[PDB]
Context: bound to proteins that are not shown
RNA sequence: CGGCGCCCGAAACAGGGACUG
DNA sequence: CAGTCCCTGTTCGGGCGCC
Repeated sequence: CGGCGCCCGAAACAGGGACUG
């Protein structure tokens, strides 16, 4: 180094809510 | 109209197990 299963992360992606005069 | 946050879910990335 690739496949399958899995556990985690969210540094990222997306959707929806909410405020900012 | 654009730009801040808040919340949730879904890609991805890591790293195991079997080659």